[PDB]
Context: one part of a larger RNA, bound to proteins that are not shown
RNA sequence: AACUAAUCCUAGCCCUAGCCCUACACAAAUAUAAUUAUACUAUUAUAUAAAUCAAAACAUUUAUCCUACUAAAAGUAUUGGAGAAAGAAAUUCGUACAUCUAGGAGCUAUAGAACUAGUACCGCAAGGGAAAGAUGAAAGACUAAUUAAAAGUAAGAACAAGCAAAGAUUAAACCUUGUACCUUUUGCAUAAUGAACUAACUAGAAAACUUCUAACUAAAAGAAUUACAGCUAGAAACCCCGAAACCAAACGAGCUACCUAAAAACAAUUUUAUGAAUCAACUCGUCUAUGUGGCAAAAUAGUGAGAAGAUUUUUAGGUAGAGGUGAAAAGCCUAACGAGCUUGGUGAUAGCUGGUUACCCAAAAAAUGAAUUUAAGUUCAAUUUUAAACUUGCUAAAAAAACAA
RNA sequence: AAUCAAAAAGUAAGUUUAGAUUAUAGCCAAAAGAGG
RNA sequence: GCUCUUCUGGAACGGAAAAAACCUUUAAUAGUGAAUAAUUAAC
RNA sequence: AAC
RNA sequence: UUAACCAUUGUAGGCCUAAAAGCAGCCACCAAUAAAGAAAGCGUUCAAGCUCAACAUAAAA
RNA sequence: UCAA
RNA sequence: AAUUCCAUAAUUUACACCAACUUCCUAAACUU
RNA sequence: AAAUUGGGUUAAUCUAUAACUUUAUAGAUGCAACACUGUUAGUAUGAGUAACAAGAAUUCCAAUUCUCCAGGCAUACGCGUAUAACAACUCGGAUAACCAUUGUUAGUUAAUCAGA
RNA sequence: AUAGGCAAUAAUCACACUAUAAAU
RNA sequence: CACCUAUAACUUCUCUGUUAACCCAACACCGGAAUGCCUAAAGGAAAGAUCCAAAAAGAUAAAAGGAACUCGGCAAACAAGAACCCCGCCUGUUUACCAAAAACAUCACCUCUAGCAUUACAAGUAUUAGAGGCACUGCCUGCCCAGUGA
RNA sequence: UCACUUGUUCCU
RNA sequence: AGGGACUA
RNA sequence: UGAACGGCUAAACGAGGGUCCAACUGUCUCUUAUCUUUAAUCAGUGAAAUUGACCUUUCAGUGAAGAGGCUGAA
Numbered sequence: 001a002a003c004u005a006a007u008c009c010u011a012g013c014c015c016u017a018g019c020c021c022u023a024c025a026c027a028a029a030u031a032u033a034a035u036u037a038u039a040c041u042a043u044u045a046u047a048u049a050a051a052u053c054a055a056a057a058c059a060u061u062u063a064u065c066c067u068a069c070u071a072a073a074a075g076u077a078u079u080g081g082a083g084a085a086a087g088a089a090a091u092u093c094g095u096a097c098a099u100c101u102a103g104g105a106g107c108u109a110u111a112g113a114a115c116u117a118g119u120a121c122c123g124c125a126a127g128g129g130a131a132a133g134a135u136g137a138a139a140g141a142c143u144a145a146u147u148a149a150a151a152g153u154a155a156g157a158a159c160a161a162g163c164a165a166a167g168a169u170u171a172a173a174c175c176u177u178g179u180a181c182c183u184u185u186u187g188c189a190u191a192a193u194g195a196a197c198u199a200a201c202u203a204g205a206a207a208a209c210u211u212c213u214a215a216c217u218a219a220a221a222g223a224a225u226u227a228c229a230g231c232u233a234g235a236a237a238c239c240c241c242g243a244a245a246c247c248a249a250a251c252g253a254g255c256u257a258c259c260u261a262a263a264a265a266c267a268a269u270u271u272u273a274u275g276a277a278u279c280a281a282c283u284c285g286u287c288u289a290u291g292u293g294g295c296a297a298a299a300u301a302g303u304g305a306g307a308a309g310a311u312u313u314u315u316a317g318g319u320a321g322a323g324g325u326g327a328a329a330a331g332c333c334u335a336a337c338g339a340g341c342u343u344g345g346u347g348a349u350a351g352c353u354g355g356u357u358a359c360c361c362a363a364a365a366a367a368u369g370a371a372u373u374u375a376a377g378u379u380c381a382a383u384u385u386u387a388a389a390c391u392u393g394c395u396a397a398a399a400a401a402a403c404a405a
Numbered sequence: 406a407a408u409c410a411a412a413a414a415g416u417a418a419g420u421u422u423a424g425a426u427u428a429u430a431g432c433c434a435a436a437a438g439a440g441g
Numbered sequence: 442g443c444u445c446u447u448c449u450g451g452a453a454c455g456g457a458a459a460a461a462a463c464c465u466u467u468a469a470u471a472g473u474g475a476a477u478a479a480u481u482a483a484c
Numbered sequence: 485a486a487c
Numbered sequence: 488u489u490a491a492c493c494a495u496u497g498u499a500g501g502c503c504u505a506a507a508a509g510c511a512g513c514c515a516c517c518a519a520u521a522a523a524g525a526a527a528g529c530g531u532u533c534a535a536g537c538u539c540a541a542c543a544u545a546a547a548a
Numbered sequence: 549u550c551a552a
Numbered sequence: 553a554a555u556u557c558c559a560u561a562a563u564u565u566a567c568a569c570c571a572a573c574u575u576c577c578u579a580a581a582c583u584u
Numbered sequence: 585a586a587a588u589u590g591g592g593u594u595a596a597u598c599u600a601u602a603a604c605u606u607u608a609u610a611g612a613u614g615c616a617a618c619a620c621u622g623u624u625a626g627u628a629u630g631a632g633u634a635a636c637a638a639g640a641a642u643u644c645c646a647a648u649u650c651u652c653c654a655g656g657c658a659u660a661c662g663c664g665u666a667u668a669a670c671a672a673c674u675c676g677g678a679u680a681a682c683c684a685u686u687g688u689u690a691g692u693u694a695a696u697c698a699g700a
Numbered sequence: 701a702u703a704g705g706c707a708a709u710a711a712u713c714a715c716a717c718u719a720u721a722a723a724u
Numbered sequence: 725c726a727c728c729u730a731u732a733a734c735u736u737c738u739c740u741g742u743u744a745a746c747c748c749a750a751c752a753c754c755g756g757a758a759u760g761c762c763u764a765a766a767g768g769a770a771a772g773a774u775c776c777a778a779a780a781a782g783a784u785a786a787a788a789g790g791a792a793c794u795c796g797g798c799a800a801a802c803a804a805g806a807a808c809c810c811c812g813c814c815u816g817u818u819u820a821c822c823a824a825a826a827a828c829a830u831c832a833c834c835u836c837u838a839g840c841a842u843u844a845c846a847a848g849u850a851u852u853a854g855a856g857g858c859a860c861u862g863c864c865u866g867c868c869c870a871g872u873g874a
Numbered sequence: 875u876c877a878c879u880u881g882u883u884c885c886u
Numbered sequence: 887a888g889g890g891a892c893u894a
Numbered sequence: 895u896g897a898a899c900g901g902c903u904a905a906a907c908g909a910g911g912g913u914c915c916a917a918c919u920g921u922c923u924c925u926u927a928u929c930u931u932u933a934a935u936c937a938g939u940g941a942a943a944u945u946g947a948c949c950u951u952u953c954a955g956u957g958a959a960g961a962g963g964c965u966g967a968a
C1' cells in the first nucleotide's frame, strides 16, 4: 500500500423535409357502485371568452391570443383617451426538387421528451408527478477493468501565541508583519445581508442612426428602394430568479356548517314531574402543570361543564366559490379562508430585494440646475467619453470702466 | 474678489462636427455666512 | 450644537497608538544599496 | 513650584 | 514696604443722645508736648478699655 | 512683577 | 465614578542619528 | 475611489481546410461561476449526542410455575392477505430474541348467519 | 306476475290512566 | 305492507360475503372510531443491564406557624363551608388550533310586509306567514288629538 | 246634539 | 277683500 | 285612550368579573426526607435546528451604547 467514490455509450429524444387518412388488430365482459349473460329506470355541448397585462395610475383603448397565398406597394392610406398603440387595399411577382423516405457547424443519462412511466408515490377529487442504466467475442469463459485523482474519512489526536498566512530560517511550531470573502451602505467596516463543504447545472438577445472593411460609382441594388457621392454587402447591440393578486373552466360537504330520510343510546338516586336535582356511560373543553420537531401539525395528566334534551350518536342524500352554510365568531366549506382547491390565461406584473461566469491596457464623472401623482424612478441640461475637422487655449491679465466711492 | 481681458510671459491645450451610456442621496476636515 | 448656502482640501502601503476624511507622499517595477519627508509629547 |  | 518698641495730655471737645468720651449719633477737624490721628480697626450698661499710625532706636528688597 |  | 493602575524606564558624554518606491542608485519605467 | 466608456488578447467545443501524441488559418456558439436564504446529487458538523426497548426463575417461545395490571368477545363500516406452516436472516420492527420482514406452499366450505 | 277497491282510534309492560310535540 | 275483488302461474338451491394482531391519523402513533353482550371464566406486562450525582418532572410525609406567599389562595390542602357587589333573566350557542364571555340565541313583548294555491313559504290562509328589533313582569312619566259661546 | 271665529279649497 | 263649497 | 321614555318583577341560575369571612394547608417563614421518572456507566440502534473559515483567552483603550480576532499591557 484504501475506503466512500470516480471513469463509460447508447437507450432514446429534438428540429426540418416528405406524406392526408382509411389499423377499426382472438373468445368473453363493461355505461349497473363500468368491465356483473336478459326486461325494472329513458337518452341530448354552448348564447359574445374573460382577465392578467400595456397606457409608467385608470375608466375608451392595448399586436399575437381571435389563421385564409408568399415578396412588394408600406409601416404608406387610414384608425386611435389622434395617447399607448393599431394598420389595409387597389395593384405587381411567384411552375418548387417534383422522384424515389431525405437531412443536421441538434442533445448524449442533472442533456435530449416528464418518460425505464403518465408508472411508483402524493391528493377525497379535478390534478400533480419522480428517480435510475453501463463486463467480454464468449459467463455453456465464476462479472471486467480502469483512477496520486472531489468533498468525507482512514493510514497518522494534540503540544504557550492568536483570519492561521507571509518574510523568513540550519530548523514544522517560537521571531516579525498582517482588522476573512461577497453585497451594500456617503468612497467608511468592529456595520447589516448571503455562503457547512464537493460535483454538475445556473443570468445581455434585436441593426433606426453612427463607426470600421470592401464592390461598383452619378449612379448603386438579382423588380417594387435610395441617390445634389451616393448606394450595396459584411462586421459591430440592448440579462436571470422572486410576489400578494386578477380572470376562465373544472373538482370538492367521507372534515366542518346547516338541512332531509331512515335508525340508535341514556344505569342508579331523588323530585313541585321537568330545556328539575345528584352523578356514571356518553358529549363538551373551565383552570393548572407537563409537552413545545411532542405520544399528538392541538396531545397527556389532573381538575372541571352538561348528562330525557334547543341532548348525543350512526348510515345514506342535499346546498359550491360572483357561491354555500352561519343560535354573527366576518365562524365554517378536507391540517393557516376578509374568501376554497386544481389546471389554464402565464415566462402575469414588480420604478422593489437578490444575483449577473477569463486576462491585460487606457480614460473617468458627482451625488449640480430644471420638470415630473415627482423626490426608492425617469427625460433634458451640465459633466464625461470615443472618432473626426482646424485653431488658438490654460495660467495670468495693466489701466477702466460696471459697482459702492 | 470675483465679473470683464490690450500687450507679454510660463506653458499645451482648446473650439466645432458625429456617436454614446452611466449619473442625478455623498462622507469628513478647515474657512465665510444664515437660520439658533 | 445641530440645519442649510458659498470657497478649499482629502481617500498611505509612512506618521498622529488603534485611526475612510488630519499630516508626509507624482504612477508601476526587480535589488541583502543610499539620501531624506511627516513624525505625542513637553521640561 | 514662587520672592 | 515689614521687621523692635511704645503709647501721653487742652477734652468726657460741639450733638436730640440716660450716656456716649477717637472709636452710638451727627460736628467741624486746631493745641501743647523732642513724640503722638480731635482717630485707623478692636471693646462698648456708657466708659475704662486691645492694638495701628507718633517719637526714638531695627534689617531686608 | 508675575511664572509657561 | 462605577470589571483591573496601565509600555518599561530615565534628570547631563559634546548639535546628530533613525524613519515612506518620496527621490537617487544597477536594470527598467515615462507618472495616481 | 468606482458606476460608466475606448481598446488588445485568450480558455473550451463544433464545422471548413489542414495537421497526426493533440496542432494552424478561417467560420461558428447552449462559449468560462469562491457567492442568487439558487436546482439536483453526494458527504460532513451538531453526534455516536437527543431519543428508542423485553416482568422473574426453570425442567423451556404455541413448555411449566410465580409476581403484578384490568375493557374483553362479537357484529357493522373500513382494510385486502398483514392470516397459518416451512425456509431464510439481505431490507422492514426505531434494539435483540422472535417475527409483524423476504421466499415458497397453503387457507375463508351455508336453503337456517349475511347480500342479491 | 298484473289491475282494481280501501283505512278517524300512537308509543310508553298499554290496563287504569294522564298527556302534547300528535307519533309506521 | 295488510285486507278484499278479479287475472296469471301450478314444485325450487344456483350465485355472492365468511382469514388476520386489521380501519382513519406520513409510523407497530399515550389520538379518533358505531352497536350488542358481559367486567374477568376474557385480555395483558410498568423494569435491556447497572448505578443512586446536580438540574428538571411526579407521588407521599411535615416540628412550630397558618396566606406572613403572590399581580391574584395560582397550585396544593386532615378544607370543599358562609356572604355580598357588577354583568347577563334562566337551560342553551360561539372564534376546530391562544378569547366560552358581559357576545349570540332564548320565551315574552314590539315594529314592518303580505288577501293568496299545485316544487320552498304550504298541500298553509291575518289567532297565518315572512323580515327585523328587543329581557320579561308590574310601576311611573304623557307627545297628543281646531277654538269660543255649548 | 247645538251657534261664531278658524282651517281647507275655489269664485272673484 | 267680497262671495260660495267643505270640516264631522 | 296614548308618541317618546325611564327606574325596577327579584327571585332563581353562572367553570362569567370583583370582594369578604371560616376552615385548610410546604404558597410562604424555610426547607427537608423517601420513592418513581429522568440522569449517569455498560450493551444495541441512531435524529434535529445549526455551521464563511478558526490554531476560538483576560484587562484598559479605540469604536456606531458596541471587540476572542484592532492599539497597548497581561
Base pairs, nucleotide, nucleotide: 002153003152005147006146009133012107013106014104015103016102054061058081069094071092072091078086079085121128122127163946165177166176167175179961181194183192184191186461196627197626198625199624200623201622211235212234213233214232216230219226220225239355240354242352246345247344248343249342251340257319258318259317260316261315262314263313264312265311266309268278270276275814282306283305284304287302288301289300290299321337323333324332325331358593359592360591361590362589363588368381369380370379371378372377384425385424386423387422388421389420390419391418392417393416394415395414402408432451433450434449436447437446438445439444440443455464456463471578472577474576475575476574488547489546495519496518497517500514524539527538528537596613597612598611599610600609601608602607628945635939636938639650640649641648642647651769652768653767655762656761657760658759659758666743667690668689669688670687671686672685676683677682697741698740699739701731702730703729704728705727720723747756748755772936773935774934780931781930782929783928784927785926786925788923789922792921797918805915807913808912809911810910811908812907816828817827833857834856835855836854837853838852863900865898870879871878872877873876881892882891883890884889885888948962951968952967953966954965955964
Other pairs, nucleotide, nucleotide, family: 004151tHS005150tHS007145cWW010108tHS010109tWH011108tHS011111tWW012112tSS013112tSS018101cWS029035cSS030034cSS032034cHS050247cSS051345tSS052245tWS052348tSS053062cWW055083cSS056351tWS056377cWS059081cSS060083tWW061084tWS070093cWW073090tHS074089tHH075076cHS075087tWS076088tWH077087tHS080083tHS080084tHS092224tWS105611tSS107111cSS110624cWS114117tWS115117tSS116132tWS117131tHH117132tWH118119cHS118129tWS119130tWH120129tHS123125tHS123126tHS124252cWS125251cSS126341tWS135139tWH136137tHS136138tHS136141tHS150198cSS151626tSS164948cWS164949tHS169171tHS171172cHS180195cWW181619tWS182193cWW185189tHS186431cSS187367tWH187452cSS189191tHS190957tWS190958tWS190960cWS202620tHS203355tWS203617tHH204356cWS205206cHS206238tHS207209cHS208237tWH215231cWW217229tWS218227tWS220231tSS223224cHS241353cWW243349tWH244348tWH245346cWW250341cWW252321tWH253256tWS253319tWH253324tWS255820cWS257325tSS266280tWS267279tWS269277cWW271274cWW281307tHS285286cHS285303cWS286303cWW291296cWS295299cWS295754cSS304909cSS310815cWH310829tWS320323cSS320333tWS321340tHS326329tWS327816tSS354620cSS364587tHS366367cHS366585tWH379429tWH396413tWS397411tWS400409cWW401408cWW402407cWW427587cSS431452cWW435448cWW453455tHS453465tWH453572cWS455479tSS457460tWS458965cSS459955tSS465478cSS467583cWS468581tWS470579cWW471573tHH472573tHH477572tWH479571tHS486551tHS488548cWW490545tWS491544cWS492542cHS492543cWS493541tWS494540tHS494541tHS498525cWH500501cWH501513tWW503512tHS504506tHS504507tHS507508cHS509526cSS509528cWH509536tWH509537tWH510529cWH515525tWS516525tSS520522tHS522541cSS523540cWS526527cHS530535tHS531534tHS531535tHS558953tHS594616cWW595615tWS629944cWW630943tHS631942tHH632633cHS632940tWS633941tWH634940tHS637937cWW638679tWH645681tWS652770tWS654766tWH655764tWS656766cSS662746cWS663744cWW664665cHS665692tWW673683tWH675685cWS676684cSS684752tWS694697tWW694742tWH695737cHS706726tWW710719tWH711718tWW720722cHS749753tWS764766tHS769770cHS775933cWW777933tHS778933tHS779932tWS787920cWH787924tWW790919tHS790921tHS791797tHS791798cWH791799cWW791919tWH793921cSS794796tHS801918cSS806914cWW813831tWH813906tWS814830tHS818825tWH819823tHS819824tWH832858cWW839849tSS839850tWH840850tHH861902cWW862901cWW864899cWW866896tWS866897tHS867896tHS880893cWW920923cWH920924cWS947963cWW956961tWH957960tHS
Entry title: Mouse mitoribosome large subunit assembly intermediate bound to NSUN4, METRF4, GTPBP7 and the MALSU1-L0R8F8-mt-ACP complex, State C1 (SAMC knock-out). Solved structure of RNA (16S rRNA (1584-MER), nucleotides 1093 to 2140) from Mus musculus, 968 nucleotides shown. Ions in the entry include magnesium and zinc. The entry has 56 different proteins, among them Large ribosomal subunit protein mL64, Large ribosomal subunit protein uL3m and Large ribosomal subunit protein uL10m. An Rfam search finds the family "Archaeal large subunit ribosomal RNA" in it. The family has 91 seed sequences and 2,955 matches in Rfam 15.1. Gene Ontology terms of the family: ribosome and structural constituent of ribosome. Keywords: mitochondria, ribosome, large subunit, assembly intermediate. The work is reported in "The mitochondrial methylation potential gates mitoribosome assembly" (Glasgow et al., Nat Commun, 2025). Method: electron microscopy, resolution 2.85 angstrom. The entry became public in 2025.